[PDB]
Context: bound to proteins that are not shown
RNA sequence: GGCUUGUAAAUAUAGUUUAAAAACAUCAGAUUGUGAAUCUGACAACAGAGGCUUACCCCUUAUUUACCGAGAAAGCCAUGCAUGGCUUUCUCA
Repeated sequence: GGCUUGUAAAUAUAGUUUAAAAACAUCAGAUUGUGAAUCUGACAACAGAGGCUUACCCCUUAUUUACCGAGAAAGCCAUGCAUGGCUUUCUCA
């Protein structure tokens, strides 16, 4: 310098936060008497697609975190001396 699969789990706010609808925001037009601190308009999709009724599940993608090496001992269980499985110990990379 150690950067590439796979299995499992948890999440996903398309402008940004908070909650489970609000604030700040965004674009167009208002030659505004100084609160324009406003008026008239535009966009408002909680990852993506399937169903379930009244609130939930199947699948896909993405992000993050774990999962894997071996030896034996100690406490055992199952299969035909060998294999499989859990808990603690040190050991080697």
Solved structure of RNA (Mitochondrial Precursor tRNA-His(5,Ser)) from Homo sapiens, 93 nucleotides shown. Lineage of the source: Eukaryota > Deuterostomia > Gnathostomata > Homininae > Homo. The sample was in a buffer at pH 8. Meynier et al. published it in Nat Commun in 2024: "Structural basis for human mitochondrial tRNA maturation". The entry also contains 3-hydroxyacyl-CoA dehydrogenase type-2, Mitochondrial ribonuclease P catalytic subunit and tRNA methyltransferase 10 homolog C, not shown here. The structure was determined by electron microscopy at 2.76 A resolution and released in 2024. An Rfam search finds the family "tRNA" in it. Rfam 15.1 lists 5,335,975 matches to the family in 14,413 species. Rfam's curators write: Transfer RNA (tRNA) molecules are approximately 80 nucleotides in length. Their secondary structure includes four short double-helical elements and three loops (D, anti-codon, and T loops). Gene Ontology term of the family: triplet codon-amino acid adaptor activity. A reference for the family is Hou (1993), "The tertiary structure of tRNA and the development of the genetic code", Trends Biochem Sci.